[PDB]
Context: one part of a larger RNA, bound to proteins that are not shown
RNA sequence: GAAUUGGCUGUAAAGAUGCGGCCUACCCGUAGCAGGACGAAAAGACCCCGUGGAGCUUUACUAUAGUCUGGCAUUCAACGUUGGGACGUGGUGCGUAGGAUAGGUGGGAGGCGAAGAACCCUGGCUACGGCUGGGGGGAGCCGCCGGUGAAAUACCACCCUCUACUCUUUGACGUUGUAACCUGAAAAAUCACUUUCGGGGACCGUGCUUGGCGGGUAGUUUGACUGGGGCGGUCGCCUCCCAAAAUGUAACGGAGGCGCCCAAAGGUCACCUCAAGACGGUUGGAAAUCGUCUGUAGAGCGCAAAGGUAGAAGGUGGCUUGACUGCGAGACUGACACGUCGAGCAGGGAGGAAACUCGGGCUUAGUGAACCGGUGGUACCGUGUGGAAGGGCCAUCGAUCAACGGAUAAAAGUUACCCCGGGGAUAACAGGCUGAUCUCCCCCGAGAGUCCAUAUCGGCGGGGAGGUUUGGCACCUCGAUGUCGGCUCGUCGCAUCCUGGGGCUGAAGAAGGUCCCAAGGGUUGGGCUGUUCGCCCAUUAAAGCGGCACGCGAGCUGGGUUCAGAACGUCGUGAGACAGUUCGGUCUCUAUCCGCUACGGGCGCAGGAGAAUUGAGGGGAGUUGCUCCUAGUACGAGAGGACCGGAGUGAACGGACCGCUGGUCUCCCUGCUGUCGUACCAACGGCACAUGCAGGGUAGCUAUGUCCGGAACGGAUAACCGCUGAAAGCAUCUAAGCGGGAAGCCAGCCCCAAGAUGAGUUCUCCCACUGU
RNA sequence: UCAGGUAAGACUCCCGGAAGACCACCGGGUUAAGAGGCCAGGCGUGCACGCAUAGCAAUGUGUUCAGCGGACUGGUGCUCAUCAGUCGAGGUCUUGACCA
Numbered sequence: 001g002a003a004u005u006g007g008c009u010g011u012a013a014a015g016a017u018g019c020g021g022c023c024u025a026c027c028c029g030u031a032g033c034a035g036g037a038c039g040a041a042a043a044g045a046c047c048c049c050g051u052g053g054a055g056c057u058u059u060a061c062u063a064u065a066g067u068c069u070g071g072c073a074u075u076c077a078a079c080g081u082u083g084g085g086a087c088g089u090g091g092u093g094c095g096u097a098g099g100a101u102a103g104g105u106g107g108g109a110g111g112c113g114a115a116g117a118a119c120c121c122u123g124g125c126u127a128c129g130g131c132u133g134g135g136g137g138g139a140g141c142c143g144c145c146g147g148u149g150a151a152a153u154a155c156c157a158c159c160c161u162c163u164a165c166u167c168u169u170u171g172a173c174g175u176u177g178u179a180a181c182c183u184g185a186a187a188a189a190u191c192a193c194u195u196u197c198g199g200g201g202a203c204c205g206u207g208c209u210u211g212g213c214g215g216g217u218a219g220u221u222u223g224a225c226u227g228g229g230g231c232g233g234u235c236g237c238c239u240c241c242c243a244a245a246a247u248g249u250a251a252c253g254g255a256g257g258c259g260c261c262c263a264a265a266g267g268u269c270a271c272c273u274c275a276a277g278a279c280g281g282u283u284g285g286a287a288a289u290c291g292u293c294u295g296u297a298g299a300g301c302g303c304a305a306a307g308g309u310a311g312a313a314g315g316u317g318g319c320u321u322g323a324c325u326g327c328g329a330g331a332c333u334g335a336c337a338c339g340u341c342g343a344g345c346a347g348g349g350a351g352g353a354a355a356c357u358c359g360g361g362c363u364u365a366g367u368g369a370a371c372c373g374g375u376g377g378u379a380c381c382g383u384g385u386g387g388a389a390g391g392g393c394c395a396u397c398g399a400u401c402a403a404c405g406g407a408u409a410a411a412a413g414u415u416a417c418c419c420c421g422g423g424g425a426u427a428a429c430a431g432g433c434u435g436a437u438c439u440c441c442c443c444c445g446a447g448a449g450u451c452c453a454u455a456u457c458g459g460c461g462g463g464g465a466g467g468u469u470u471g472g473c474a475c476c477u478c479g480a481u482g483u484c485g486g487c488u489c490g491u492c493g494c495a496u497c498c499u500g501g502g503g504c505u506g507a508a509g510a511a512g513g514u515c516c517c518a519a520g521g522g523u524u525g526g527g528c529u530g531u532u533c534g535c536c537c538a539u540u541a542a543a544g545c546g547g548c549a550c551g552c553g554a555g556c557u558g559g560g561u562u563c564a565g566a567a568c569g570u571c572g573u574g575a576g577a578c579a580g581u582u583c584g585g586u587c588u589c590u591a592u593c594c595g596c597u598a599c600g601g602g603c604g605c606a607g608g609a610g611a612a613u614u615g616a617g618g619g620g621a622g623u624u625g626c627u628c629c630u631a632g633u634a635c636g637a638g639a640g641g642a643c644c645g646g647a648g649u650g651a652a653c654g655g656a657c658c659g660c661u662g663g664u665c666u667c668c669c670u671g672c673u674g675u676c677g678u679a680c681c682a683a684c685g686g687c688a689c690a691u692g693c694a695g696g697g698u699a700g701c702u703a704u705g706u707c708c709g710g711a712a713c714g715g716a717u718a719a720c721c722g723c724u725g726a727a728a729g730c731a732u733c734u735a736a737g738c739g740g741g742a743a744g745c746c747a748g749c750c751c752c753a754a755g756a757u758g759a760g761u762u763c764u765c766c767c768a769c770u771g772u
Numbered sequence: 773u774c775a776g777g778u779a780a781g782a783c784u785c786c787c788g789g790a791a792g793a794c795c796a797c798c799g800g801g802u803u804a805a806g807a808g809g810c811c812a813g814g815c816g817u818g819c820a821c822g823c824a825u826a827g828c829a830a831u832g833u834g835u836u837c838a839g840c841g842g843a844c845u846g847g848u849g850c851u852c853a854u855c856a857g858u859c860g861a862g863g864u865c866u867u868g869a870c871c872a
Base pairs, nucleotide, nucleotide: 006023007022008021009020010019026602027601028600029599030598031597032596033595035594036593037592040588048422049421050420052419053418054415055414056413057412060220061219062218063217064216066213068211070209071208072207073206076177077176078175079174080173081172082171083170084169085168088165089164090163091162093160100153103159104158105157106156107155110142111141112140119136120135121134122133123132124131125130181200182199184197185196186195187194223235224234225233232252236258237257238256239255240254241253244249260302261361262360267319268318269317270316271315272314274298276294277293278292279291280290300309301308303366305364306363307362324347325346326345327344330341331340332339336405349358350357351356372398373397374396375395377393378392380391381390430477431475432473433472436470438466439465440464441463442462443461447457448456484559485557486556487555489551490548491547492546493545494544497522498521499520500517501516502515503514504513524538525537526536527535528534565583566582567581568580569578570577571576603755607766608765609764610763611762612761613760617752618751619750620749623651625649626648627647628646629645653709654708655707656706657705661703663701664700668696669695670694671693672692673688674687675686676685677684678683714746715745717744720740721739722738723737769776770775771774781859782858783857784856785801786800787799788798789797806852807851808850809848810847811846812845813844815841816840817839822835823834824833825832826831
C1' cells in the first nucleotide's frame, strides 16, 4: 500500500489487533466522546555527523577599493649654493746607471720662444715627489746622434697613478618671474574662439611604479580521537601487567620516561670480585672512611623499566679515535612504505707476540618520507658547435612539519537570524535493563529507657524487594512520541494516611505508641510561585503516596522553557555568548477504523404473533462526625472520663420529582422614549444586538428546593481469640474436626438483561389451501 | 421456494407526545374525541376601546376587582385522523412415554 482493522499478559530490537494462551463478542448502520492503528501535515529550526552552504566579527591567512608617499612625466624661465659628469686644455709619478724625480706605449728626425722662452733673483703651498706666483733679462733657446740602462727622453698623440682652468648637461635645498594647466565674473547663461581680467601656479590632480595602512570589500580554513556534544585529557614510541604459557591482538584499563648525555664507561689489550652487616679505632656518638670476615654477588651496568647479569658489556690504565669506503648472501616484523641482525671479500688501519676483535656507545625509544634550498667534489648532460648558467649524481644541512604516515609555501570564532544532505550505526524528554545513589523491610547485637534489654528509639555491618527518584547503558523512534505544571475525567496498587477487626505495652480510664489483616470508601477551602514539592491560615475522623510516555495537549490552558525583538550584568577587542532575569510571544472546524456511551436496521431460537415473568452475570452504591440514654457507671488519690448496645441529627456525594423557597419563563401581559407606517385626531403596529427597553409571570426546565439512599441479618475467610485433644504417658488454637470474629467477599438493595447461539418459561389468538 | 389468503396481529400513511437527533416507542384514525379551535374554571399581567365627568393643561375618576392571553385543567366528536394498500402461519428427522 491492501483488510471479516477485540482485550490482557509474556515475549520479539525489552509499548503489537494479525504472536502464543485464555477470556469475551451476532452482523451492520446512525449520533456523540475521545485512548489507541506510538494518527494526518513537515525526509524536525532543538543536537551530532558530512576537511557542507551562507552571513557577521576579529590584531585571523591571503589580496583588494581607497588612500598616504618616494621616483619617473604632459610642468617651466632666469639664477645662487655645494656636487656628479661630459668635451677641450694643462701640468702629479725620485732603486741603481744615465749631466737628471725614466708611470707607460705608438708615431718620430724633432721641438720651444712676441701667449716674451733661455738665463738670473725671489715669495707663497707641499704627504719634500711636486704645485703656484712676482721681479730682472731679452731674441733667442733645448732632440736625434753619441751614451747609460730592463726601458730613452725633443716634438705629436693615446693609455695610467691625480689634479687645476674655458665652456657645457644634471642632482638636493633655496631666490625671483611667465604663455601650459586649474578656476570664477562680464558678451545668448554646460564647454568652446576671443576680449578686460584676477587668483593658484609647479603644486594638486592623473598615469607608470614602490612601500605602509587597509576584515569598508573578497576568496577560505578554523582538525581527530571523543561509552552525546563542549571543556579536560589522549592524538609517537619505548619498560611491563593487561595476553586467555610461540609471534601478536582492544579501550582517556594500572604505574614510569624521552625528542637527552658520551671526543669517551669509545675500541682493544690487561688488572680489579659490589651493597650491606659483624668486631675493634679517628674533628666520627646517622651514613660513608680503615683492617679482618660473611657474601650463587642480597650490586652496578648514564637517565624510565624489563630481561640478562660476572669467566662480565661492570671499576681502573696505556695505547688510542672504521661513530672508513665499495658489496652486505641469507631472514625477522609489516598491507605497503619503513625498521633490525649479519659471517665474509677488496682497497687499508688500531690494540696485541698472536689468534682474534673493532662496520659506535648492554639491548629495547632519544627519531622522522617526499617536494624545495646552500656548499665541496663531480665537470655526467650541457635545448646548433665550443663553454657557461643550470639540472642530475656524492655527502651533508633546515622543519615543537610533535594533530611525531606528518595533505600546501601560509590560515581565528560565532550562528536560539540560520539553510541543506543523513542519522537513535551520536544526543536531549520517554520505553526497557541494570538500578551504585534512593525508598522500604528484615537479621542481630553495645546502648537509652531507674531496674528488666527488644512497649519503642534502636551505632557499625549484612541480606533483598520496589525502583515511582539521581544517572548510566545506549536496543525500536531524528520521513519527529510536542518539553513543565495545572484545569477536566479516571482508575489501580501499596509502606490503610483516616475508619473496622486486632495483639502487645513502661496501656489504670481517656487520650496515644508500634506492628498485622483488610483498600469497599474517603482524601476541604485559600495566599505565594510558571511549579511537582513546600511554607502559612481557617478546619477535619484523617484530611497519604506512587503507576499509567515525572496520567491526560487527534481535550483545554500556555505563565517556565528548546525560538524570531529588546533591556541589565558577567566573560570576549568584537561578532556575541551565558537551560541568568524581565515584557510579549499564531501551535491544525466536521474524524476512516478498534473502543466506549445509546438508539435502530435484520435474521435466528424451526408453527406465525401479543403481553408479562424467570434468570447465568455485569454495573452502581456501599464515607463519616457529633450529641442523647447506660456514663458523670466500671476504673481512679484526684482530676478526668469508655468499648458494646439502643436513638436523634448533620456534611459531602448520588438518584428522583416540583405543590412549597428562587431563577429562567424573547415576544403572554403591563408601562414607555424617538421615529416611521396605518389619512389626521385617539389608538394600534414595526424597528432601535438576532424580546426595543423595563417589570411581572402560569406550563416546562435546572438548582442556590425537597425527599430518599446506602441498613439490618445470613454464609464462607484474613490478623486474632478458643474447645476435645496428637506426635515427646506432660504442655499447646494438631497437617484430619468445630466456634467466635472485619467498613473486605458472596448473598441481600437498585439498574439492564438470555443473540448465557445450551436462543428458557407462562397465558391467549388462527388453524392445518390451491395453483405442480 | 414462490404467487394470493388469517383486522389473529403488525406495518405503510396522518394527528399529538411529560419518548425523542433519526428511528423506535406511547396515545388515537368518524362502532370515532388524540390534537386544533371554542366555551367554562383556574392561572398571569393588571384595568381597555369608547363615552361621561372634574381641570387652562398635564391627567384622574366612574362605567369592569375587567380586558387579553403561548403550551393549563375539563367539556365539546365543530375542524384534521377519509379511503386504501402491504407484510403475512399449518406444524423437518430420530428416539422415549402415554392414549385409542
Solved structure of RNA (23S RIBOSOMAL RNA, nucleotides 2001 to 2877) from Escherichia coli, 872 nucleotides shown.
Crystallisation conditions: MPD, ethanol, magnesium chloride, ammonium chloride, spermine, spermidine, MES, pH 6.5, VAPOR DIFFUSION, temperature 277K.
Rfam match: Bacterial large subunit ribosomal RNA. For this family Rfam cites "Crystal structure of the ribosome at 5.5 A resolution" (Yusupov et al., Science, 2001).
It was solved by X-ray crystallography to 8.7 angstrom.
Entry title: Crystal Structure of a Streptomycin Dependent Ribosome from E. Coli 70S Ribosome.
Keywords: 30S RIBOSOMAL SUBUNIT, PROTEIN-RNA COMPLEX, PROTEIN-PROTEIN complex, RNA-RNA COMPLEX, RIBOSOME.